[PDB]
RNA sequence: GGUCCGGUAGUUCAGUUGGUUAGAAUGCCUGCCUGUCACGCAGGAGGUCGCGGGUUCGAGUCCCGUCCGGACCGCCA
Numbered sequence: 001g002g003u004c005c006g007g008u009a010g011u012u013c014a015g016u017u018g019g020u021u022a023g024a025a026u027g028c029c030u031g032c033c034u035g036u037c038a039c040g041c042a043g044g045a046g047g048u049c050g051c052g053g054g055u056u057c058g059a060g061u062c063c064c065g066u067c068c069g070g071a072c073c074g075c076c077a
Base pairs, nucleotide, nucleotide: 001073002072003071004070005069006068007067010026011025012024013023028044029043030042031041032040050066051065052064054063
Other pairs, nucleotide, nucleotide, family: 008014tWH009010cHS009024tHH015049tWW019058cSS023047tWH053063cWW
């Protein structure tokens, strides 16, 4: 310098494949127990997906320009 994959709850991962209606733990809040904290048990929660364009059952699943990561190559005189 080129090539290929991802950018999602406070954190880590499903939904990227399956164009419709955004999920699971952990963490957070409230209550319960105990003298108190920790465990544990009941309920509660925000996310519209890195940013801009387009088009359709309909853009988060489609592609482009930029940025951030990871991986491969960057060889012969």
Overview
Shown are 77 nucleotides from a PDB entry: RNA (tRNA) from Bacillus subtilis subsp. subtilis str. 168. Among the 50 different proteins in the entry, which are not shown, are 50S ribosomal protein L20, 30S ribosomal protein S14 and 30S ribosomal protein S7. It holds a match to the Rfam family "tRNA". Rfam links the family to the GO term triplet codon-amino acid adaptor activity. The family's RNA type in Rfam is transfer RNA. Lineage of the source: Bacteria > Bacillota > Bacillaceae > Bacillus subtilis > Bacillus subtilis subsp. subtilis. Entry title: Cryo-EM structure of a Bacillus subtilis MifM-stalled ribosome-nascent chain complex with (p)ppGpp-SRP bound. The 2022 paper behind the entry is "Inhibition of SRP-dependent protein secretion by the bacterial alarmone (p)ppGpp".